Entry title: PAO1 wild-type ribosome, R, reference map. An RNA structure (23S ribosomal RNA, nucleotides 516 to 1247) from Pseudomonas aeruginosa PAO1, in which 726 nucleotides are resolved. The structure was determined by cryo-EM at 2.46 angstrom resolution and released in 2025. The reconstruction used 166,770 particles. Among the 48 different proteins in the entry, which are not shown, are 50S ribosomal protein L36, 50S ribosomal protein L18 and 30S ribosomal protein S3. It holds a match to the Rfam family "Bacterial large subunit ribosomal RNA". Its Rfam clan is "LSU clan". Rfam 15.1 lists 51,934 matches to the family in 10,816 species. The entry is indexed under Ribosome, PAO1, wild type, antibiotic resistance.

Context: one part of a larger RNA, bound to proteins that are not shown
C1' cells in the first nucleotide's frame, strides 16, 4: 500500500523529541486551496523548440598606443613637458604639443575677413578662459567578450595500405579437348587432296591450392572500423604472389570509378602564416534604486547587416508644452447627387438608317 | 415619284449605379490665438555623453488584396502583449477589469458572479420557454405558443359535420379509330331553378362510376385567412470516449426578459505598520506633497573574493585559514558570534590594483 500531473507552496491534524512543560524549540507531516522546471531564441514556449546526467575545479568586455566627453584636482593668459640627463618617483630638460584671432582655396588681410564692380546684401568670426593630470564612459589601431568554420598559403614527412612500373625469385593437386605440324598408305602432270597413326595448340574446357567477391542470410554497442556460413567466377594467364626498388601533394599514378596516394581524397598529412576570416549560431558569471523603448522613415549588392532620423537614458542651458473652453481657418472624406465623365431602365417625341414606290 | 413593316441620333420626362464621376457635403481631425485651473514639480525645446531598437503579434475602428476565407497578407489608426503579474473568460500572450514598493487571518469594490463542486440571493415582483431551448448554424418548411392591431362571413343562423338535390338544346362549330364534359385549336354563350362553369382529381373505347363550385333541411356561436411581432420546432452526418453548459444537475429554473434591494469578487481602492525615489521648506533631525510593474538599454549605489599600503602592528597553540552544525543582524550582496572538527597560520580601518564573483556555451579536466 483507494491513489493520479513540475513535487512546492498557503492552511494544517497528528505523533516522535527536548525542556520553557504548552501562545515553546526542532524532526515528519496525514489531509486540504492555489499551482505545466529553468536557460536560450522569440509575434509568442509547459511546449513534443535549443542546451544541460550530476558535482568539485577552470571558463569570456581584457592591455597598450592616439583621442573625445564627464567627474574631480593642479596652475592660470597661459598650460604642460618628450627624448633625455640626473647617488634618480625629487630637480633639471619648455624642442615640442594646447591656448590667448579670425576669415579666406590661396597669396593675403586681420577685429575683421571672404564673395562682388559695390564700402551694398550675404557667410563665418569678434563683446571674453585655457591646459595638463588622475578616474570613468565611448571612439581608433591592435586577436580586442569568448568558443566555433569550411577553406587559403608556405616548409617538410609518406608509395611498410594502395595504383602504376622496375629487377629478381615462387606457385598453379586433378582430370579432357584435340590445332598447326609429323610419318605412312593412297592420289596429282606437279601443287593439291583423302584415310588411318601420331603431335599437342590454346588470353581452350571441368575443377582444389591460390587470387577473387556475384546472390542470400546473419552480424550492424559485431568475433570483424567490411566478417562468416551457404551456394558463386577465374583458375597457363592481360595470371597470383615474397623480396628490394622507382614514381606523391595541383603532384604522383589509374584497362578511368574522381578511383587510389598508410581505416583520410572534386587535391594527402603534418607543422608553421594562425588567435585567418565568421554582418552567423552559442554562451557571458555579485546585490540594491531611478527611469525605459524599438520591431518606424530613408539610404545601402540591401533586405535576419548597417548608417541618418524618430522612440530610451544622462548632463547642461533655455522657457515652453499638454488637456479643455472661446474665437479665427483651410479642406472634399462619410454621406448624398446626377451639373461633368462613364455607365442604367423604362416612355413619348423625332431625326437618321431599313421596307413596300422606283 | 409617295407611305412606313423593322432599328435608332438628339431633345422631353420618370428611374438606378461610380476608387481613379462630382452641383453639393459633414462629424472628426489638423493649423493658429487668447484665457482658467491641473501637471508631482514638471511638461516644451536647445546642445552634448551613452544607448538600445530597425524580425513585430493580436484585438476593434476605415481600407487595398484574397473568397468582405484564412490565427492570410498589405497600409493607417487606437489598445493591449512584446517588456505586464493579480481578477474574470473552464484550461486560454494580444478580450474584459484593473497597473504588483514591503507586511497584516482588516474593511469596500471592479470585470464577473451568488443550488453543489466553489466565496456570495434555492432573494422579491410580473411575464415567456417544455425545446434541456438554454448549451452551435441557412435558404426554405409546420394548425408549437405569447402579444397586438385590423379585416370578411355571422342568431335575417356564420364554420365544421350528416342527409337529398346537382337540368336541355348538344354527342359546343370543327378534328379525331372513338370527344359525346375533362386528350388537341377555338367557343364556354341563352333559359329551366332554391342551385349547377360545355366538369377537379382517381380515370374509360365515347357515353363514363365517383364528385369540387351552388343549394334546401339539420345544426345553435363563435368562425375564417391575412399582417406586426416575443419566444420556440424541423432542416441539423464522422470517426479513441459521454465529448457543442468545465461538471453534477436544473425546468412557477439553477434557462430568457424587465426591474429592485443584498451579497460575493483583484496585487484596483481605504486601513495599519514599514522601507525607498524626486521635488519643496527646512543651511538639521525631520516634515509635506507625489511617486515607486518591466526586457532591450541608459543613469545612480553598493556587498564580496586575491594582493599591496596602514602593518617590524593586532589576532593566534588559552587554537588560525579551512571544513561542519547552530543562533543571530541588515533591503541585499552578504556580515557577526558560537559547538565540533582543523592544526599554523589569519588580518581590523581606510585607501590602492584585480586571473574579482557560473548553471547553462552538443564548454574543459577529474570524480560519481
Nucleotide at each position: 500500500a483507494c491513489a493520479a500531473g513540475c513535487a512546492g507552496u498557503g492552511g494544517g491534524a497528528g505523533c516522535c523529541u527536548a525542556c520553557u512543560u504548552g501562545u515553546u524549540a526542532g524532526g515528519u507531516g496525514a489531509c486540504u486551496g492555489c499551482g505545466u522546471a529553468c536557460c536560450u531564441u522569440u509575434u509568442g514556449u509547459a511546449u513534443a523548440a535549443u542546451g544541460g546526467g550530476u558535482c568539485a575545479g577552470c571558463g569570456a568586455c581584457u592591455u597598450a598606443u592616439a583621442u573625445u566627453c564627464a567627474g574631480u584636482g593642479g596652475c592660470a593668459a597661459g598650460c604642460u613637458u618628450a627624448a633625455c640627463c640626473g647617488u634618480a618617483u625629487a630637480g633639471g630638460g619648455u624642442a615640442g604639443g594646447c591656448g590667448u584671432a579670425g576669415c579666406g582655396a590661396a597669396a593675403g588681410c586681420g577685429a575683421g575677413u571672404c564673395u562682388u564692380a559695390a564700402u551694398a546684401g550675404g557667410g563665418c568670426g569678434u563683446u571674453u578662459a585655457g591646459u595638463c593630470g588622475c578616474u570613468g564612459g565611448g571612439u581608433a589601431u591592435a586577436g580586442a567578450c569568448c568558443c566555433g568554420a569550411a577553406a587559403c598559403c608556405g616548409g617538410g614527412c609518406g608509395a611498410u595500405c594502395u595504383a602504376u612500373c622496375c629487377a629478381u625469385g615462387a606457385g598453379c593437386a586433378g582430370g579432357u579437348u584435340g590445332a598447326a605440324g609429323g610419318u605412312u598408305a593412297g592420289g596429282u602432270a606437279a601443287c593439291a587432296c583423302u584415310g588411318a597413326c601420331u603431335g599437342g595448340a590454346g588470353g581452350a574446357c571441368c575443377g582444389a591450392a591460390c587470387c577473387c567477391a556475384c546472390u542470400c542470410c546473419c552480424g550492424u554497442u559485431g568475433a570483424a572500423a567490411a566478417g562468416g556460413u551457404a551456394g558463386g567466377g577465374g583458375a597457363u594467364g592481360a595470371c597470383u604472389u615474397g623480396u628490394g626498388g622507382a614514381u606523391c601533394g595541383g603532384a604522383g599514378u589509374g584497362a578511368a570509378a574522381g578511383g587510389c596516394u598508410a581505416a583520410u581524397c572534386a587535391a594527402g598529412c603534418u607543422c608553421g602564416g594562425a588567435g585567418a576570416u565568421a554582418g552567423c549560431u552559442g554562451g557571458u558569471u555579485c546585490u540594491c534604486c531611478u527611469c525605459g523603448a524599438a520591431a518606424g522613415c530613408u539610404a545601402u549588392u540591401u533586405a535576419g547587416g548597417u548608417a541618418g532620423c524618430g522612440c530610451c537614458u544622462c548632463a547642461u542651458g533655455u522657457a515652453u508644452c499638454a488637456c479643455u473652453c472661446u474665437g479665427g481657418g483651410g479642406g472634399g472624406u462619410a454621406g448624398a447627387g446626377c451639373a461633368c465623365u462613364g455607365u442604367u431602365u423604362c416612355g413619348g417625341c423625332u431625326a437618321g438608317g431599313g421596307g413596300g414606290u422606283c | 415619284a409617295c407611305u412606313u413593316a423593322c432599328c435608332a441620333a438628339a431633345c422631353c420626362g420618370a428611374u438606378g449605379c461610380a476608387a481613379a464621376c462630382u452641383c453639393c457635403g459633414a462629424a472628426u481631425a489638423c493649423c493658429c490665438a487668447g484665457a482658467a485651473g491641473u501637471g508631482c514639480c514638471g511638461a516644451g525645446c536647445a546642445u552634448g555623453g551613452g544607448a538600445g531598437a530597425c524580425a513585430c503579434a493580436c484585438g476593434g475602428c476605415g481600407g487595398g488584396u484574397g473568397c468582405u476565407a484564412a490565427c492570410g497578407u498589405c497600409c493607417g489608426u487606437c489598445g493591449u502583449g512584446a517588456a505586464a503579474a493579480g481578477g474574470g473568460a473552464a484550461a486560454c500572450a494580444a478580450c474584459c477589469c484593473a497597473g504588483a514598493c514591503c507586511g497584516c487571518c482588516a474593511g469596500c469594490u471592479a470585470a464577473g458572479g451568488u443550488c453543489c463542486c466553489a466565496a456570495a440571493g434555492u432573494u422579491g415582483u410580473g411575464g415567456u420557454u417544455a425545446a434541456g431551448u438554454g448549451g452551435u448554424a441557412a435558404a426554405c418548411g409546420a394548425u408549437g405558443u405569447g402579444g397586438g392591431a385590423a379585416g370578411g362571413c355571422u342568431u335575417a343562423g356564420a364554420c365544421a359535420g350528416c342527409u337529398a338535390g346537382g337540368a336541355g338544346g348538344u354527342u359546343g362549330g370543327c378534328u379525331u379509330a372513338g370527344a359525346a364534359g375533362c386528350a388537341g385549336c377555338c367557343a364556354c354563350c341563352c333559359u329551366u331553378u332554391a342551385a349547377a362553369g360545355a366538369a377537379a382529381g382517381c380515370g374509360u373505347a365515347a357515353u363514363a362510376g365517383c364528385u369540387c363550385a351552388c343549394u334546401a333541411g339539420u345544426c345553435g356561436a363563435g368562425u375564417c385567412g391575412g399582417c406586426c411581432u416575443g419566444c420556440g420546432c424541423g432542416g441539423a452526418a464522422g470517426a479513441u470516449g459521454u465529448a457543442a453548459c468545465g461538471g453534477g444537475g436544473c425546468u412557477c429554473a439553477a434557462a430568457c426578459c424587465a426591474c429592485a434591494c443584498a451579497c460575493c469578487g483583484a496585487a484596483g481602492c481605504u486601513g495599519c505598520g514599514g522601507g525607498u525615489g524626486u521635488c519643496a521648506c527646512g543651511u538639521a533631525a525631520g516634515u509635506g506633497a507625489c511617486g515607486c510593474g518591466g526586457u532591450a538599454g541608459a543613469g545612480g549605489a553598493g556587498c564580496g573574493u586575491u594582493c599591496u599600503g596602514u602593518a617590524a602592528g593586532c589576532c593566534u597553540g588559552u587554537g588560525a585559514a579551512g571544513g561542519u552544525g547552530a543562533g543571530u543582524u541588515g533591503a541585499g550582496a552578504a556580515g557577526c558570534u558560537u559547538g565540533c572538527u582543523g592544526g599554523a597560520g589569519g588580518u581590523a580601518u581606510c585607501a590602492g590594483a584585480a586571473g574579482u564573483g557560473c548553471g547553462a556555451a552538443u564548454g574543459c579536466u577529474g570524480a560519481c